Context: bound to proteins that are not shown
RNA sequence: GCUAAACCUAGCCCCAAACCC
RNA sequence: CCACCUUACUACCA
RNA sequence: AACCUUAGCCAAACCAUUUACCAAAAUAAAGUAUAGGCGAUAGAAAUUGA
RNA sequence: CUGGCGCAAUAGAUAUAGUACCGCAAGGGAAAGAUGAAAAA
RNA sequence: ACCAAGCAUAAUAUAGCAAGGACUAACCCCUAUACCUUCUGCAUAAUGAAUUAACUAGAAAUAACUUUGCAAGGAGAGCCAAAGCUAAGACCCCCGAAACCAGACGAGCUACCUAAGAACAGCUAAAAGAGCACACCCGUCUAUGUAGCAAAAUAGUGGGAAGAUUUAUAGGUAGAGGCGACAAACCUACCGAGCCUGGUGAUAGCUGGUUGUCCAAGAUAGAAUCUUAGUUCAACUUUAAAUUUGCCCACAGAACC
RNA sequence: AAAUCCCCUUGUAAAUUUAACUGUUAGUCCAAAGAGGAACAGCUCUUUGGACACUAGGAAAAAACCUUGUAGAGAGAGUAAAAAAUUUAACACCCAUAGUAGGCCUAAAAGCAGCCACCAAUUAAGAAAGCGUUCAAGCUCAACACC
RNA sequence: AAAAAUCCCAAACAUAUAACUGAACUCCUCACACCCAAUUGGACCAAUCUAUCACCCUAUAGAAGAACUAAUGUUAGUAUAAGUAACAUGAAAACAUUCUCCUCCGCAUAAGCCUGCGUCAGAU
RNA sequence: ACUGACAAUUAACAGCCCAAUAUCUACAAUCAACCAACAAGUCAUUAUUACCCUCACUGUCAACCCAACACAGGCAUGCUCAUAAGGAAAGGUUAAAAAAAGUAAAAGGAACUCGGCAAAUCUUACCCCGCCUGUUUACCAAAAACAUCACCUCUAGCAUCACCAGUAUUAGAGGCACCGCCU
RNA sequence: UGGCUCCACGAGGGUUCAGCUGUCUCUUACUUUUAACCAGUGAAAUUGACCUGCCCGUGAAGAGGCGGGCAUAACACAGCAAGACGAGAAGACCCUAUGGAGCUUUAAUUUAUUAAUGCAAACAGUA
RNA sequence: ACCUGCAUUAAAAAUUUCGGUUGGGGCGACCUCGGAGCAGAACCCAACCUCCGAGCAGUACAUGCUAAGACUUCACCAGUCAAAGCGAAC
RNA sequence: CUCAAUUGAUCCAAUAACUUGACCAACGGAACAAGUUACCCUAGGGAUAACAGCGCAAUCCUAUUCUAGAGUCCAUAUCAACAAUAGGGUUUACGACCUCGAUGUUGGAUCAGGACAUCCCGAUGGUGCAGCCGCUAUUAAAGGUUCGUUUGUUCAACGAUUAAAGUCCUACGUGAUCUGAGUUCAGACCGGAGUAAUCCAGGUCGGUUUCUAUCUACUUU
RNA sequence: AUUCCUCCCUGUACGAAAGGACAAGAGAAAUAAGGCCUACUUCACAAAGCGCCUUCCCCCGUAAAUGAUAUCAUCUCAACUUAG
RNA sequence: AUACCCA
RNA sequence: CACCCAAGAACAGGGUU
Repeated sequence: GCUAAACCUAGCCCCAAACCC
Repeated sequence: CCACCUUACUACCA
Repeated sequence: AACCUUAGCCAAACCAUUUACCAAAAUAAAGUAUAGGCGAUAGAAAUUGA
Repeated sequence: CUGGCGCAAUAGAUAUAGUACCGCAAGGGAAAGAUGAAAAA
Repeated sequence: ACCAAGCAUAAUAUAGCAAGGACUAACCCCUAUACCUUCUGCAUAAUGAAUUAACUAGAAAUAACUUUGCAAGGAGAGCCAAAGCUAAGACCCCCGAAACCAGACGAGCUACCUAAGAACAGCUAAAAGAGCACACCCGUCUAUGUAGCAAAAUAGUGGGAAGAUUUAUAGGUAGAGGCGACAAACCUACCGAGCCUGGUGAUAGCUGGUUGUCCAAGAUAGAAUCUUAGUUCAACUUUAAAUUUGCCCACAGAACC
Repeated sequence: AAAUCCCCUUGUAAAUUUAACUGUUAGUCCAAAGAGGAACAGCUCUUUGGACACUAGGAAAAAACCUUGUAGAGAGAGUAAAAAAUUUAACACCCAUAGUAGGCCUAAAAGCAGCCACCAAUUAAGAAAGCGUUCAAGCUCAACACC
Repeated sequence: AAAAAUCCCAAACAUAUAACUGAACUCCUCACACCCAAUUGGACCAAUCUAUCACCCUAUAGAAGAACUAAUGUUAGUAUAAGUAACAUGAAAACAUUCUCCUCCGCAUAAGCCUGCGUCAGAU
Repeated sequence: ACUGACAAUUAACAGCCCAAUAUCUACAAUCAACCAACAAGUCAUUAUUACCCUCACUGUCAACCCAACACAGGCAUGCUCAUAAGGAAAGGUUAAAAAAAGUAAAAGGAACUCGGCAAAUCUUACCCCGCCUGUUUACCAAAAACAUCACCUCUAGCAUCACCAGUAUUAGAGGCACCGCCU
Repeated sequence: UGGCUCCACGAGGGUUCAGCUGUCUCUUACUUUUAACCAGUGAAAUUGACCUGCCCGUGAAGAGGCGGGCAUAACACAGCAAGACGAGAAGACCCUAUGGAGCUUUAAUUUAUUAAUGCAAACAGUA
Repeated sequence: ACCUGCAUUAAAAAUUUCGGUUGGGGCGACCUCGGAGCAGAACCCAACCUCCGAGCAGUACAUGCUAAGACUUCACCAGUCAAAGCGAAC
Repeated sequence: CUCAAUUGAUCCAAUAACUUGACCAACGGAACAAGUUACCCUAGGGAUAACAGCGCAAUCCUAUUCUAGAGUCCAUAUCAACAAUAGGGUUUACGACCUCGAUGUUGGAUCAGGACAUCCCGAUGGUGCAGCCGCUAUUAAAGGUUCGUUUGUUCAACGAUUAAAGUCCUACGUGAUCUGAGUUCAGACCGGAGUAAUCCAGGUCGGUUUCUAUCUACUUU
Repeated sequence: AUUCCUCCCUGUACGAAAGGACAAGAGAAAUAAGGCCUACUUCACAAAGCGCCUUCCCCCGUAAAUGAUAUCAUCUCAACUUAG
Repeated sequence: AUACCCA
Repeated sequence: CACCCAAGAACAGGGUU
C1' cells in the first nucleotide's frame, strides 16, 4: 500500500421411521 | 401434445 | 431371440491340496464337536432369554 | 414417536454437475460463492 | 479498515551456514562444518526440500497392572472361581510397484482381407514386375531442429513411380486373441501381449514418511532359518513386584601329555 | 606366556526370583595375542580391552589417539592433556741396498702365474703387502733413521 | 642422502631471572528432575466438542478426524530462472490508390466441422 | 476474429429410389478397326397382372477439417500450368562474437577423415553378399534379413459357411535358393 | 550337407584409377537468419538457505563455506565453458528380492478339454 | 453308426518352481556329526583357516523296570550322567 | 555292554499287538517343481561389481651400498650378477571407502596447465675422449618438441624429415566445446556350446544424446 | 624472440692420413609473437594472407688466486679475490 | 631494464 | 543535445574551426 486475508449457510453424512417410482 | 431400437429421439409395409 | 460351477489377486512368509465372507439369519452353546500339505487356517448344531 | 460429544466450502456427497473438459469408445471427471435490515444506498 | 508468502514505500560497500558474545556503535573483533533421512562413519561432492497457506500418517486382543464394587463367591444366567469375579483405564501407522484374474470397450491409427471406385505428365520404347523422370508413395545421406513448426518436422540429396503399385469410401478379424512378405512387428502417440471398470485400500522381508512440551533409564553374546536386506529363541534393555544376599578379592584348590 | 576359574574375608549395594514386555545386536577404528594375504591395505577373520556411534578440552583441520564425564547462572579460582629435535668425513714426513732371478716345473715367469721354506748380510729394508711388467725394468708400502 | 607433477607455506626468534596459559574437570557464591540412538517409564499440556460451571474468556471432568521445519506428498497462491528464451506488421500515400516481390498455387466438389473476420452496437 | 444484437445458404445441382410372379442374358476392355494376348473381366431385359395421383422433403454460409494451438505437418477427386486466382520473407535500428544458411576464393588438389561425410564435378574397374523387381523394425537398424519364381519332401480319394461351388497337372504344410552341365 | 561355372540388378559391404573441388595445408571476404540495442507481448526446466574468491592441507578418501596462508570498495552489460562430483530422467550396466513376466524343455503335477482305442450303456440281429 | 459313463496312450496345453555360503556375481567346491591346532593353565571362541575321521562294527541280549540329585555344545528341540529301590548275572 | 563321530523331528503310512517305511545327506527336514531372458519389467542397493577417485605396493619404475665378474693385463672408463637399502605412484593387481533419486566412455580434435627422472638448444667434469665423433656424470625447465601409409586404433611398424621428434601427471587433462572410427541398445550372418529357449572377455555388416549458463573463474602478463 | 644453414676466421687448430674443430662478425631462410595494406593475391570508400615490416640483460655447476685450523699444501659450509 | 600509459 | 567516426554489441572513446 498493492496482492491478499478473513466470514456462513449452500448443502451434505450417519440413524430411525415408513416399502418407492 | 408430439418423437424415440432405422444412423434412437425418425409420421406410414411381408 | 433369455436360461450353462466365477476366476484370480490374496494367506500358507515359495507353491502345487487348502485359504475367511460375498450366495437373509440376534445372544449364548462356542471358537466347542468337527475339518485340515492334521498346517496356514476353517468351523457347526441340538438347545437358548430377541 | 426421529435424532446427532456429524461436516461446514481443500471438509461434508464427485456434485453449483455426472456438467465443463479429456477419450474413437467403454470410460475418467473438475473448479468455485461470501456487501448488507434495506445496494428503489 | 491492521497481519501469509510475493513485492512496494526503501538496491548495494571487504569477510564467508548469515548468527552468537557483545559493543558507545549496523559492520568491523572473537566463536562458529544448514536441517532431515539412510549409515560403522555425512559439512559432505549421498536422499529430500523455491517458499507460503490449508490438508496429510498408531486402528484391537490374550494376559498383566492400577483403581472401584462385592467376596467363597462374583456377574442383570448359560461364564468363571483352590481369592475370586465384575466394571473401567492403558496397547498395535501412512504413501508407493511391476503384476494377476473377471467383464466390457476399441481395426476412424496400424496389420491383413472383402465389396463396389479412382489415379498414374512427357521422352524413350512397344505390353515388360521395362529405362530416365513429374504428379503421388517411400524415407538413403547430410544439415537444421530438440519445451521443436512437429510427442519424428524442415531443407537439400535420394529410392519406386503400369504395378507383388498407390489411394478414397464402407465393411470384417479383438487380447495369450487378432494380424504379420518374422521386425517380438503392428493392434488409437506409452504392446515380450491393448485399454477401461471391478476384485482392490492387491501384495510389497523393499524405499520413503510418521505431527506438542519436559525429565528419566538405555548399545554390537549367540542359535536356527529356501537363511544372512528378514524372522524366532537367547543375551541385553525397561517397568512393577517379592525376597536375600550379589560384585571384587588372597589363602587353600583345578593333568598328564 | 600374559593370564583365567573358585571365595571363606574386606571394600561395597546390589543380586536373584516373579509379572509384563518392546527394541537393538551378521558395526567402526585403536592397543594386544593370533590366523588368512605380501610380517600389503582406511584389507579379511577370531580373541582380550578401550573409545565411537552422548558432552567438553587438546593432537592444525579431525567419528575411533590423549585429557575429561551428570548437566544451571557467575564479568571468580586452581588445574588436566597439550609446542619435536637434529647437522657428521683433513692428516702424517721418510727410505726401501743386498746372499739371489729362492728353488720346482713353466719358452722365463725371478717378491709380484702357480707349490713350499720363508733363513739370512749391513745397525736397518719382507725370499715379500699393493700399482707396473710376457719376463725383467720401473712406482709405492712395511722396516730403518725424524716425531 | 635423496627426487613429481596449480602455488613455498603462520610470521618470526639462538641467552630477562620454570614460570605462566589452558576444560563443561575440581573449588568458590547461589540453584539444582533439567546434555545418547532405537526402545521404555513418567510429569505435564494447545485447540476443539460434550456434561456441569464461569462470562474480555474460565474451571473440574468425559470424549476425539486432537498438534507437521521434511512423504520427487495433494490443492491453491506467489516467487526464482526473467522482463530472459521466444513472438510479430512489404513501401509510400490523397488511406481511394499505386509500387516492390513472391506461390504446386488457386477455384470447386467429396469427407469433416457446425455460423466460426456479414451489418450494427459495446467493451478491451 | 472479444461481447451482444440483428441478418443469412431459396432447386433446376445433390440426396432420399425401383409392385411383382416366372424367366432371359457363351461372347471383355484397351480410339476397337486389322492386330495382340492372359491375369479371362462391371455396366442388358422379356409375357402378363395392378398402376395417370403428380414435383414433396432434406443439403446449400465461412477465412472451415484431423493434429491441445490462428500448428512449416496429414488431407481424396476435377480443373487452371503459372495463374484471370491467391498472397508478403523485413516491428525499428545497428552491423560485435559464437551459431545457421549461402556465394566467392591465390597456390595445391583428398595431404582431411573411420570413410571423399559435406561440397564440386562426373566417371572407371575389381571383389564380398544376396539371383532379380519387391518387403521390413510408424519414432535410432531398409540390410547379407523377409518374401519371390525354381526344385524337393510330407499329408489328403472328397461335395455343399473356409479350402471349394475345387478334385492328384488338385489342395494343405515345411525346406532350400534363379540358371548351363553333370548327382 | 550338392559342386563348378554363370548373366543382369543393389540408397548393401569394401577396393582402385581419373577428375573435381575450402575436406584439408589455412583460412578469408561479403550477404541472409540469428545476434545486440529501442518498443510491444512474454515462457520453461531449475531453486534448503546464501552475506556464493585463490592456494596448500584436511576430511564419508575430488572443499566457495574446515585448518593455515593470500587476496578483497560496490553494483551492471556482453562473452566463455574449467568447476558447482551442473540440470534432466527414484542407473537400462552389476547385485539383491523365498517381486513379476516370459521362452524352451528329456523340471514337478495333471489330462478336466480334444483324439483313437477298449469296456459297459442305448438299437438290429442271426443257430 | 450316434450320444453317455469308466479306463489308456497321445496332442495341445494348463498350473508351478528354478536353495544357501561366496572378499561383486558366475565357474569350481562345500552344506550333518566327531578328534587335534589356531584357542599353551575354568568354559567359550571365526574362517572359501590348517589337518585327521564317521553315517557302523563286535559281544551277549538285565542291551530290564524304576527314581533322589545334577550336566548340557552358549536359545528351544534334542543330548548326557546317576545314588537309592524292585527284578537279576554273580 | 565295547564304543571318536557312529545320525533325523512332526504329520502321515502300515500294523488286530508289538512296532516299523526317506543319503527328509539342502542332514531343524517344503509331500511332490529344471535350463533360461541382450526384449525383459518392478522395488531397491555405493549393504555390491564395472569407470573414476582413495588406500596398498605383490608386481612395475628409479637411485644408492656391496661388487662377484665381463670389460686385452684393469671391478668403478662402461655394464653388472647374488643380495641389501631407500624412494616414485605410469602398469597389471588387490581392497570395497565415496558415488546406483546416474561421478554415463576408449580414443581423436581444439586448447593445453605442470613435474624433471632433459629428447633438442645452454654450461661444465671424467673417459681404454688425440680433434672429430661416442660412452658416462653434474647443472639447467625461459623456449622447442614434424608430415604422411596401413591396422578403429592407443600403440606398433613403415616412408620422408628434423636441432630434436622426451618420459610422465592433470577424473580421455579436456565429451553442459566438437567427434564416435571404439564400445553400452533393440536387426542379421559365420564359427562354438546347448534337445531347445538361448548363450559367446570369437569375426563382421547396420545402428538417436539433450541442455536458453543462476553462481564461481576467466575474457590484451 | 628463437632455431637452423651458408660465408669470413680455414679446407685453420689437432692428427701420419682419413679428415676436421672452435669463439667473433655478416648474410640468408624459416618459425613464433607484434603490427600493417605500398605492391601481389582474395578483393575493392574496407577487411584479409598466400604479402610486407619489427623483435632488445643474463642465469652459477664448475675452473682458478691468496690462506689458516693442520705455520708445507689446500677454490674457503674459514676469513678472502677473480670469472659471477 | 629500458619501453608503454598518465589533461 | 545532435551528427560523424579508421572507436564501438550497449556503454565507453574520438571528432565537428